[PDB]
RNA sequence: GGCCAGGUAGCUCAGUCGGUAUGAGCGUCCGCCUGAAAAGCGGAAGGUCGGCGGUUCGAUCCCGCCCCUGGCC
Numbered sequence: 001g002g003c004c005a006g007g008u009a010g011c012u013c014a015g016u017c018g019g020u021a022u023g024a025g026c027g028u029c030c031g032c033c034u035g036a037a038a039a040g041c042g043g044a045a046g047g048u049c050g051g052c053g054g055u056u057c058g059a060u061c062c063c064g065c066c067c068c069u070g071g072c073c
Stems, first nucleotide, its partner, number of pairs: 005069003010026004028044005050066004
Other pairs, nucleotide, nucleotide, family: 004070cWW008014tWH008021tWS009010cHS009011cHS009024tHH010046cHS014021tWS015049tWW016060tWW018056tWS018058tWS019057cWW023047tWH027045cWW034036tHS054062cWW055059tWH056058tHS
C1' cells in the first nucleotide's frame, strides 16, 4: 500500500444491500413461589448496529473520508 472481510445489548455472538435488530444464550428488573433464596413458570427494561458527513419524506443496509482487528505483504 491493494480489493476484500470484520466493529451489532452488560458478556460472547447471530442476522438484515431503506420504514419491527418481533435478535439468541447468559447478565439486569417485577410477579407467582420461599422465613429469605434459586430453579421453574409468567411478565418486562436496556442498542442511538464504528465515528464525521453525503443521498433520501425516512438509512444498521447505498456514496466518500477516517478511526481499529485480521487475512495476505
Method: X-ray crystallography, resolution 2.05 A. The entry became public in 2025.
tRNA(Phe) with a sequence from Mycobacterium tuberculosis H37Rv: 73 nucleotides with solved positions.
Taxonomically the source falls in Mycobacterium tuberculosis (Bacteria, Bacillati, Mycobacterium, Mycobacterium tuberculosis complex).
The entry also contains Phenylalanine--tRNA ligase alpha subunit and Phenylalanine--tRNA ligase beta subunit, not shown here.
It holds a match to the Rfam family "tRNA". Rfam's curators write: Transfer RNA (tRNA) molecules are approximately 80 nucleotides in length. The literature on the family includes a 1993 paper in Trends Biochem Sci by Hou, "The tertiary structure of tRNA and the development of the genetic code". Clan: tRNA clan. Its family is annotated with triplet codon-amino acid adaptor activity in the Gene Ontology.
Crystallisation conditions: ammonium acetate HEPES pH 7.5 PEG 3350.
The entry is indexed under AMINOACYLATION, PHENYLALANYL TRNA SYNTHETASE, STRUCTURAL GENOMICS, LIGASE-TRNA COMPLEX, CENTER FOR STRUCTURAL BIOLOGY OF INFECTIOUS DISEASES, CSBID, LIGASE, LIGASE-RNA complex.
Gade et al. published it in Eur.J.Med.Chem. in 2025: "Different chemical scaffolds bind to L-phe site in Mycobacterium tuberculosis Phe-tRNA synthetase".